[PDB]
Context: one part of a larger RNA, bound to proteins that are not shown
RNA sequence: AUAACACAGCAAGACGAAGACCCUAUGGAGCUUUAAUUUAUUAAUGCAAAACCUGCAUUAAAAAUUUCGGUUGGGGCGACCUCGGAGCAGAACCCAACCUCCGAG
RNA sequence: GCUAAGACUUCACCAGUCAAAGCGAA
RNA sequence: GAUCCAAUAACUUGACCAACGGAACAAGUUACCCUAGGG
RNA sequence: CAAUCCUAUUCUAGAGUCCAUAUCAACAAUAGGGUUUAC
RNA sequence: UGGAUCAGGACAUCCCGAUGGUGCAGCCGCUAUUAAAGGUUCGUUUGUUCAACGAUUAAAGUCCUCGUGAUCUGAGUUCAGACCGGAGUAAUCCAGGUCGGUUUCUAUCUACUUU
RNA sequence: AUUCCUCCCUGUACGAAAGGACAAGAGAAAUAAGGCCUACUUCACAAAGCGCCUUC
RNA sequence: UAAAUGAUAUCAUCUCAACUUA
RNA sequence: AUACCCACACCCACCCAAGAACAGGGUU
Repeated sequence: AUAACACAGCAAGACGAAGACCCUAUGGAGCUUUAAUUUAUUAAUGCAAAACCUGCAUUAAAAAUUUCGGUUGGGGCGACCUCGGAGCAGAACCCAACCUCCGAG
Repeated sequence: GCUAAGACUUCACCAGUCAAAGCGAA
Repeated sequence: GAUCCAAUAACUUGACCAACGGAACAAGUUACCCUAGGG
Repeated sequence: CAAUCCUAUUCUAGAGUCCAUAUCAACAAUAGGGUUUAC
Repeated sequence: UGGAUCAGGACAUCCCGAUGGUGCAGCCGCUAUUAAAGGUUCGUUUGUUCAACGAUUAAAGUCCUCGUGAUCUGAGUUCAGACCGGAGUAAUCCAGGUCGGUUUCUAUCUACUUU
Repeated sequence: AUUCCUCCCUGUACGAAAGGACAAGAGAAAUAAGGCCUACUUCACAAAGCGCCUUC
Repeated sequence: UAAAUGAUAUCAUCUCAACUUA
Repeated sequence: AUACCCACACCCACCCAAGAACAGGGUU
RNA backbone atom coordinates (compact mmCIF):
# COMPACT_ATOMS: atom_id res chain seq x y z
C1' A A 1 0.00 0.00 0.00
C1' U A 2 -3.88 -3.56 -0.39
C1' A A 3 -11.89 -6.18 -2.31
C1' A A 4 -11.82 -10.77 -6.21
C1' C A 5 -11.51 -11.79 -11.60
C1' A A 6 -10.71 -12.23 -17.04
C1' C A 7 -8.87 -10.09 -22.25
C1' A A 8 -5.06 -7.57 -25.46
C1' G A 9 -0.14 -5.27 -25.10
C1' C A 10 5.02 -4.28 -23.30
C1' A A 11 9.86 -6.26 -21.92
C1' A A 12 12.33 -3.04 -16.25
C1' G A 13 12.76 -7.63 -12.73
C1' A A 14 12.04 -13.06 -11.80
C1' C A 15 20.96 -13.66 -11.83
C1' G A 16 14.33 -15.22 -16.83
C1' A A 17 14.99 -19.82 -20.05
C1' A A 18 23.30 -22.50 -25.66
C1' G A 19 28.64 -20.69 -26.58
C1' A A 20 32.92 -18.81 -24.58
C1' C A 21 37.38 -17.60 -21.01
C1' C A 22 41.08 -18.94 -16.38
C1' C A 23 42.83 -23.22 -13.15
C1' U A 24 43.20 -28.59 -11.73
C1' A A 25 43.74 -34.16 -13.08
C1' U A 26 50.68 -38.31 -11.70
C1' G A 27 42.55 -38.01 -17.25
C1' G A 28 42.78 -38.85 -23.00
C1' A A 29 44.50 -37.93 -27.88
C1' G A 30 48.10 -35.70 -30.67
C1' C A 31 52.37 -32.62 -33.42
C1' U A 32 57.75 -31.72 -33.54
C1' U A 33 62.06 -33.21 -31.98
C1' U A 34 69.02 -32.56 -30.94
C1' A A 35 63.29 -36.24 -24.81
C1' A A 36 64.08 -41.78 -23.18
C1' U A 37 63.99 -46.51 -24.95
C1' U A 38 64.13 -50.19 -29.18
C1' U A 39 65.37 -52.45 -34.34
C1' A A 40 61.06 -56.19 -34.09
C1' U A 41 60.07 -54.74 -39.84
C1' U A 42 62.72 -52.95 -44.22
C1' A A 43 67.84 -51.27 -46.99
C1' A A 44 72.91 -51.55 -47.09
C1' U A 45 77.04 -53.77 -45.92
C1' G A 46 80.27 -57.55 -42.87
C1' C A 47 80.73 -62.66 -41.10
C1' A A 48 79.17 -68.32 -41.22
C1' A A 49 75.33 -71.59 -44.13
C1' A A 50 74.07 -75.10 -48.94
C1' A A 51 74.99 -69.27 -58.44
C1' C A 52 69.92 -67.81 -53.63
C1' C A 53 68.01 -68.16 -49.13
C1' U A 54 69.00 -69.05 -43.63
C1' G A 55 71.48 -67.22 -38.67
C1' C A 56 74.49 -63.27 -36.12
C1' A A 57 76.60 -58.37 -35.86
C1' U A 58 77.23 -53.04 -37.21
C1' U A 59 75.26 -48.81 -39.57
C1' A A 60 70.96 -45.76 -41.23
C1' A A 61 66.22 -44.37 -42.55
C1' A A 62 61.28 -45.61 -41.47
C1' A A 63 58.45 -46.06 -37.71
C1' A A 64 56.69 -48.13 -32.72
C1' U A 65 55.86 -47.35 -26.87
C1' U A 66 56.21 -43.64 -23.50
C1' U A 67 56.39 -38.91 -20.11
C1' C A 68 55.80 -33.51 -19.38
C1' G A 69 58.16 -32.72 -10.78
C1' G A 70 57.22 -28.75 -6.87
C1' U A 71 56.70 -23.10 -4.36
C1' U A 72 55.67 -18.49 -7.49
C1' G A 73 54.98 -10.89 -10.40
C1' G A 74 49.41 -10.70 -12.18
C1' G A 75 49.58 -17.14 -14.18
C1' G A 76 54.70 -16.27 -17.55
C1' C A 77 60.56 -14.73 -17.07
C1' G A 78 63.95 -16.10 -13.03
C1' A A 79 65.37 -18.38 -8.79
C1' C A 80 65.45 -22.09 -5.28
C1' C A 81 64.31 -27.75 -3.66
C1' U A 82 68.92 -31.55 1.76
C1' C A 83 71.46 -30.04 6.44
C1' G A 84 73.34 -26.27 9.72
C1' G A 85 73.64 -20.91 12.66
C1' A A 86 71.21 -15.95 14.22
C1' G A 87 65.47 -11.87 15.20
C1' C A 88 60.27 -13.17 14.52
C1' A A 89 59.57 -17.37 18.71
C1' G A 90 61.98 -10.95 24.81
C1' A A 91 61.75 -15.84 30.38
C1' A A 92 60.73 -24.83 29.81
C1' C A 93 59.37 -27.01 24.70
C1' C A 94 57.28 -26.07 19.76
C1' C A 95 55.57 -22.29 15.86
C1' A A 96 55.37 -20.04 9.06
C1' A A 97 57.66 -17.75 5.38
C1' C A 98 59.41 -16.24 -2.39
C1' C A 99 60.26 -12.89 6.08
C1' U A 100 64.79 -10.91 7.78
C1' C A 101 71.49 -12.16 7.02
C1' C A 102 75.62 -16.50 5.84
C1' G A 103 78.40 -22.19 4.81
C1' A A 104 78.70 -27.66 4.17
C1' G A 105 78.46 -32.44 0.93
C1' G B 1 88.46 -50.58 19.70
C1' C B 2 84.57 -54.28 21.64
C1' U B 3 80.44 -54.76 24.80
C1' A B 4 76.46 -52.29 28.00
C1' A B 5 72.38 -50.24 32.84
C1' G B 6 69.87 -45.99 31.68
C1' A B 7 67.97 -42.07 28.67
C1' C B 8 67.31 -37.73 24.86
C1' U B 9 65.17 -36.43 19.61
C1' U B 10 64.00 -32.33 14.85
C1' C B 11 56.24 -32.92 17.08
C1' A B 12 54.90 -39.76 12.87
C1' C B 13 57.93 -43.59 11.08
C1' C B 14 62.98 -44.17 8.92
C1' A B 15 66.99 -42.17 10.57
C1' G B 16 69.82 -39.25 14.64
C1' U B 17 72.15 -38.31 19.73
C1' C B 18 74.59 -38.94 25.13
C1' A B 19 76.15 -42.72 28.19
C1' A B 20 77.89 -45.03 34.04
C1' A B 21 80.00 -49.44 34.91
C1' G B 22 82.79 -54.05 32.24
C1' C B 23 86.59 -56.09 28.76
C1' G B 24 90.96 -54.76 25.78
C1' A B 25 94.85 -50.70 23.84
C1' A B 26 97.03 -45.94 24.88
C1' G C 1 71.43 -39.89 1.06
C1' A C 2 67.20 -45.33 2.26
C1' U C 3 65.88 -50.29 -0.33
C1' C C 4 67.11 -53.20 -4.64
C1' C C 5 71.11 -54.58 -7.89
C1' A C 6 75.72 -55.85 -9.84
C1' A C 7 82.31 -56.90 -8.43
C1' U C 8 83.14 -59.44 -4.82
C1' A C 9 85.58 -65.88 -0.95
C1' A C 10 85.81 -61.99 2.32
C1' C C 11 86.87 -58.09 5.77
C1' U C 12 82.11 -55.71 3.00
C1' U C 13 81.73 -51.63 -1.73
C1' G C 14 80.77 -47.30 -4.99
C1' A C 15 78.62 -43.46 -8.64
C1' C C 16 73.79 -41.62 -9.71
C1' C C 17 69.61 -41.09 -6.49
C1' A C 18 71.34 -32.83 -5.03
C1' A C 19 63.56 -32.87 -7.86
C1' C C 20 68.75 -34.55 -1.56
C1' G C 21 62.08 -40.15 1.81
C1' G C 22 65.15 -41.57 -3.76
C1' A C 23 60.19 -43.77 -10.62
C1' A C 24 66.46 -48.09 -13.01
C1' C C 25 66.29 -45.28 -18.10
C1' A C 26 61.40 -39.92 -20.73
C1' A C 27 61.75 -33.10 -23.58
C1' G C 28 59.19 -28.60 -26.42
C1' U C 29 54.14 -27.82 -27.34
C1' U C 30 48.45 -27.85 -28.44
C1' A C 31 44.96 -20.96 -31.98
C1' C C 32 42.22 -28.15 -34.35
C1' C C 33 42.11 -30.15 -29.11
C1' C C 34 38.43 -34.07 -26.27
C1' U C 35 36.53 -35.82 -21.18
C1' A C 36 35.93 -35.09 -15.45
C1' G C 37 35.67 -30.96 -12.58
C1' G C 38 36.44 -25.97 -9.84
C1' G C 39 35.83 -20.43 -10.73
C1' C D 1 39.65 4.96 5.99
C1' A D 2 46.34 4.69 0.08
C1' A D 3 52.78 4.63 1.73
C1' U D 4 53.20 7.71 -3.67
C1' C D 5 48.95 10.61 -5.16
C1' C D 6 43.84 13.69 -7.50
C1' U D 7 40.87 17.62 -5.74
C1' A D 8 38.37 21.60 -1.98
C1' U D 9 38.78 24.43 3.18
C1' U D 10 42.39 26.21 7.15
C1' C D 11 48.20 30.40 9.19
C1' U D 12 48.58 34.17 5.83
C1' A D 13 53.41 34.19 3.96
C1' G D 14 55.08 35.34 -1.17
C1' A D 15 53.58 38.24 -4.71
C1' G D 16 50.43 41.52 -7.22
C1' U D 17 52.69 49.84 -9.87
C1' C D 18 50.74 51.09 -2.35
C1' C D 19 47.80 46.49 0.14
C1' A D 20 46.71 38.78 1.60
C1' U D 21 41.66 38.80 0.92
C1' A D 22 39.95 41.55 -6.46
C1' U D 23 43.52 36.82 -7.73
C1' C D 24 47.06 32.69 -7.90
C1' A D 25 47.94 31.13 -3.43
C1' A D 26 53.68 27.59 -2.52
C1' C D 27 54.90 23.57 1.57
C1' A D 28 52.03 21.48 5.16
C1' A D 29 47.30 20.11 7.88
C1' U D 30 41.65 18.51 7.56
C1' A D 31 38.64 16.51 4.37
C1' G D 32 35.95 13.10 -0.14
C1' G D 33 38.25 9.67 -4.09
C1' G D 34 42.29 5.38 -6.81
C1' U D 35 47.32 3.51 -9.20
C1' U D 36 47.00 -4.36 -12.51
C1' U D 37 51.22 -5.06 -14.54
C1' A D 38 57.39 -4.88 -15.31
C1' C D 39 61.41 -7.52 -12.77
C1' U E 1 32.92 -1.94 -24.39
C1' G E 2 30.55 1.63 -27.90
C1' G E 3 25.60 3.16 -30.84
C1' A E 4 20.39 3.36 -31.60
C1' U E 5 15.50 3.55 -28.48
C1' C E 6 13.52 5.16 -24.05
C1' A E 7 15.46 7.47 -20.61
C1' G E 8 15.01 7.57 -13.90
C1' G E 9 18.02 10.37 -10.63
C1' A E 10 21.86 13.97 -7.84
C1' C E 11 23.78 19.05 -8.02
C1' A E 12 29.51 19.37 -7.17
C1' U E 13 24.94 24.57 -12.42
C1' C E 14 26.58 25.01 -18.96
C1' C E 15 22.07 28.16 -20.01
C1' C E 16 17.55 30.40 -18.25
C1' G E 17 15.85 32.58 -12.77
C1' A E 18 17.03 35.47 -7.74
C1' U E 19 21.06 38.01 -4.71
C1' G E 20 26.12 39.98 -2.65
C1' G E 21 31.02 42.32 -3.88
C1' U E 22 33.84 43.88 -7.53
C1' G E 23 39.58 46.61 -9.43
C1' C E 24 32.39 45.59 -14.22
C1' A E 25 32.90 53.55 -12.89
C1' G E 26 27.86 50.35 -17.48
C1' C E 27 25.52 45.24 -21.10
C1' C E 28 28.87 41.55 -20.80
C1' G E 29 33.58 39.92 -17.23
C1' C E 30 35.20 38.07 -12.49
C1' U E 31 34.56 35.36 -8.66
C1' A E 32 30.45 34.08 -4.15
C1' U E 33 25.27 32.46 -2.32
C1' U E 34 20.67 30.39 -3.96
C1' A E 35 18.02 27.53 -7.72
C1' A E 36 17.33 20.96 -10.51
C1' A E 37 10.38 23.08 -12.86
C1' G E 38 12.71 23.15 -18.33
C1' G E 39 16.62 22.55 -21.96
C1' U E 40 21.28 20.87 -22.91
C1' U E 41 22.45 20.87 -32.03
C1' C E 42 23.96 19.07 -36.63
C1' G E 43 28.36 17.22 -39.34
C1' U E 44 34.03 15.29 -41.83
C1' U E 45 38.04 11.58 -40.27
C1' U E 46 38.14 7.11 -36.50
C1' G E 47 36.48 3.34 -33.32
C1' U E 48 40.08 0.88 -25.51
C1' U E 49 35.86 3.63 -26.98
C1' C E 50 38.67 9.55 -26.88
C1' A E 51 40.54 13.46 -29.82
C1' A E 52 40.78 16.98 -33.69
C1' C E 53 38.27 19.91 -37.03
C1' G E 54 33.51 23.06 -39.70
C1' A E 55 29.10 25.59 -38.74
C1' U E 56 25.82 27.13 -34.97
C1' U E 57 23.57 27.96 -30.33
C1' A E 58 21.06 30.81 -24.61
C1' A E 59 23.77 26.03 -23.77
C1' A E 60 26.31 22.39 -26.36
C1' G E 61 27.26 20.63 -17.96
C1' U E 62 29.86 16.93 -14.30
C1' C E 63 28.39 12.04 -12.58
C1' C E 64 25.19 7.40 -10.79
C1' U E 65 21.49 3.86 -12.53
C1' C E 66 27.33 -0.16 -21.43
C1' G E 67 21.41 2.44 -17.18
C1' U E 68 18.88 -0.16 -21.10
C1' G E 69 21.78 -6.68 -25.90
C1' A E 70 14.29 -12.37 -23.37
C1' U E 71 14.24 -3.99 -27.93
C1' C E 72 17.86 -3.80 -32.18
C1' U E 73 22.90 -3.29 -33.72
C1' G E 74 28.50 -2.72 -34.17
C1' A E 75 33.56 -3.32 -32.49
C1' G E 76 35.87 -6.51 -30.10
C1' U E 77 39.36 -10.15 -26.93
C1' U E 78 39.55 -15.04 -27.11
C1' C E 79 35.72 -19.37 -33.00
C1' A E 80 37.88 -22.49 -37.00
C1' G E 81 40.38 -19.65 -43.51
C1' A E 82 44.57 -16.81 -45.26
C1' C E 83 48.70 -13.01 -45.47
C1' C E 84 52.62 -9.58 -43.23
C1' G E 85 56.21 -8.52 -38.93
C1' G E 86 58.88 -10.64 -34.17
C1' A E 87 60.43 -15.45 -31.31
C1' G E 88 62.00 -20.05 -32.11
C1' U E 89 65.78 -26.63 -35.09
C1' A E 90 60.45 -27.83 -35.66
C1' A E 91 55.56 -28.29 -34.13
C1' U E 92 53.91 -23.72 -32.42
C1' C E 93 53.91 -18.95 -29.82
C1' C E 94 52.79 -13.65 -30.15
C1' A E 95 48.80 -9.50 -23.47
C1' G E 96 51.39 -7.19 -32.77
C1' G E 97 49.00 -5.27 -38.16
C1' U E 98 45.40 -6.75 -42.29
C1' C E 99 40.82 -9.32 -45.33
C1' G E 100 36.51 -12.91 -44.25
C1' G E 101 33.19 -15.10 -40.47
C1' U E 102 25.55 -18.15 -37.28
C1' U E 103 23.32 -16.69 -30.39
C1' U E 104 17.74 -18.91 -30.38
C1' C E 105 13.08 -17.54 -27.17
C1' U E 106 5.26 -18.94 -28.64
C1' A E 107 5.77 -14.14 -22.03
C1' U E 108 3.89 -18.25 -16.47
C1' C E 109 4.74 -14.37 -12.44
C1' U E 110 5.75 -9.28 -10.97
C1' A E 111 5.69 -3.98 -12.94
C1' C E 112 3.58 -1.00 -16.23
C1' U E 113 -0.16 0.41 -20.69
C1' U E 114 -4.71 8.47 -20.35
C1' U E 115 -0.25 12.30 -13.69
C1' A F 1 5.46 25.97 -21.85
C1' U F 2 10.09 27.59 -22.43
C1' U F 3 13.69 30.26 -25.18
C1' C F 4 15.22 33.62 -28.55
C1' C F 5 14.94 37.79 -31.88
C1' U F 6 12.84 42.61 -33.37
C1' C F 7 10.49 47.00 -31.91
C1' C F 8 8.29 50.74 -28.87
C1' C F 9 9.36 52.79 -23.81
C1' U F 10 15.36 56.16 -25.19
C1' G F 11 19.75 56.14 -26.61
C1' U F 12 17.77 58.49 -19.28
C1' A F 13 20.12 56.66 -15.19
C1' C F 14 24.79 54.68 -14.62
C1' G F 15 28.88 57.03 -16.49
C1' A F 16 35.45 60.60 -15.36
C1' A F 17 34.88 60.99 -21.76
C1' A F 18 33.44 56.95 -24.47
C1' G F 19 29.34 53.69 -24.23
C1' G F 20 24.64 52.89 -22.58
C1' A F 21 19.56 50.78 -17.93
C1' C F 22 15.20 49.24 -15.77
C1' A F 23 9.79 48.17 -14.86
C1' A F 24 6.28 47.83 -18.74
C1' G F 25 4.22 46.44 -23.14
C1' A F 26 3.61 45.02 -28.82
C1' G F 27 5.00 41.77 -33.11
C1' A F 28 7.74 37.27 -35.26
C1' A F 29 9.93 32.36 -35.09
C1' A F 30 11.10 27.46 -32.97
C1' U F 31 10.71 23.96 -29.90
C1' A F 32 7.49 20.76 -26.26
C1' A F 33 2.49 19.18 -24.85
C1' G F 34 -2.49 18.93 -26.62
C1' G F 35 -5.80 18.88 -30.77
C1' C F 36 -7.93 19.53 -36.05
C1' C F 37 -8.48 18.44 -41.65
C1' U F 38 -11.01 24.71 -44.40
C1' A F 39 -7.02 25.31 -47.65
C1' C F 40 -1.31 23.00 -49.47
C1' U F 41 0.79 18.42 -49.42
C1' U F 42 0.72 12.26 -49.50
C1' C F 43 -4.41 11.08 -50.56
C1' A F 44 -9.76 11.13 -51.05
C1' C F 45 -16.93 9.00 -47.55
C1' A F 46 -11.18 9.00 -44.20
C1' A F 47 -5.87 8.63 -42.07
C1' A F 48 -1.83 12.06 -41.95
C1' G F 49 2.34 16.32 -42.05
C1' C F 50 5.69 19.33 -44.55
C1' G F 51 -0.03 22.72 -42.78
C1' C F 52 -3.36 25.01 -39.14
C1' C F 53 -5.09 26.33 -33.79
C1' U F 54 -4.55 26.86 -28.13
C1' U F 55 -1.08 26.87 -23.94
C1' C F 56 -2.37 30.54 -17.48
C1' U G 1 18.62 38.19 0.79
C1' A G 2 17.72 44.65 1.22
C1' A G 3 14.68 47.31 4.89
C1' A G 4 11.43 49.83 9.70
C1' U G 5 10.85 49.79 15.10
C1' G G 6 14.18 47.90 18.80
C1' A G 7 16.61 45.11 23.75
C1' U G 8 20.11 41.50 26.06
C1' A G 9 24.82 45.62 25.81
C1' U G 10 19.50 52.11 27.31
C1' C G 11 23.86 55.11 21.47
C1' A G 12 23.83 51.09 17.63
C1' U G 13 22.11 46.35 15.68
C1' C G 14 17.22 43.27 9.43
C1' U G 15 15.71 39.60 15.02
C1' C G 16 18.57 30.96 15.71
C1' A G 17 15.13 38.43 20.56
C1' A G 18 9.86 39.95 20.95
C1' C G 19 7.49 42.17 16.73
C1' U G 20 6.46 44.76 11.05
C1' U G 21 7.48 44.25 5.85
C1' A G 22 8.71 40.60 0.33
C1' A H 1 -3.92 27.18 -10.69
C1' U H 2 -8.52 27.00 -11.69
C1' A H 3 -10.41 23.79 -15.49
C1' C H 4 -12.08 18.45 -17.09
C1' C H 5 -15.33 14.26 -15.57
C1' C H 6 -20.58 13.77 -12.75
C1' A H 7 -28.24 10.79 -15.42
C1' C H 8 -28.21 3.53 -10.14
C1' A H 9 -31.24 -0.52 -12.70
C1' C H 10 -31.64 -1.58 -20.98
C1' C H 11 -28.45 -4.60 -24.88
C1' C H 12 -32.13 -9.04 -28.92
C1' A H 13 -31.02 -6.58 -34.00
C1' C H 14 -28.84 -2.71 -37.22
C1' C H 15 -25.48 1.56 -37.92
C1' C H 16 -21.31 4.33 -36.06
C1' A H 17 -16.78 9.74 -36.54
C1' A H 18 -16.72 4.03 -30.60
C1' G H 19 -14.10 -0.40 -30.99
C1' A H 20 -8.99 -6.19 -30.76
C1' A H 21 -13.23 -9.17 -27.75
C1' C H 22 -16.06 -6.72 -24.00
C1' A H 23 -17.47 -1.86 -23.38
C1' G H 24 -19.42 3.33 -25.57
C1' G H 25 -22.80 6.86 -29.08
C1' G H 26 -27.46 6.61 -32.37
C1' U H 27 -32.10 3.97 -34.19
C1' U H 28 -38.23 9.81 -33.92
Shown are 430 nucleotides from a PDB entry: RNA (16S ribosomal RNA, nucleotides 2704 to 3228) from Homo sapiens. Among the 47 different proteins in the entry, which are not shown, are Growth arrest and DNA damage-inducible proteins-interacting protein 1, Mitochondrial assembly of ribosomal large subunit protein 1 and MIEF1 upstream open reading frame protein. The sample was in a buffer at pH 7.4. Rebelo-Guiomar et al. published it in Nat Commun in 2022: "A late-stage assembly checkpoint of the human mitochondrial ribosome large subunit". The depositors describe the entry as "Cryo-EM structure of the human mtLSU assembly intermediate upon MRM2 depletion - class 4". Method: cryo-electron microscopy, resolution 2.89 angstroms. The entry became public in 2022.